[PDB]
RNA sequence: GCUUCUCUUC
DNA sequence: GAAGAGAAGC
Numbered sequence: 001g002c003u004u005c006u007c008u009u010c
Numbered sequence: 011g012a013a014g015a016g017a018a019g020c
Stems, first nucleotide, its partner, number of pairs: 001020010
C1' cells in the first nucleotide's frame, strides 16, 4: 500500500 | 450501510 476469512456492536 | 475487533495471505 493491497487481497481474503470469521466474530461483535450500532 | 457504517464502525469495531480478531484471523489468514501478499
Solved structure of RNA, together with DNA, 20 nucleotides shown. Method: solution-state NMR. The entry became public in 1998. It comes from the structure "DNA/RNA HYBRID DUPLEX CONTAINING A PURINE-RICH DNA STRAND, NMR, 10 STRUCTURES".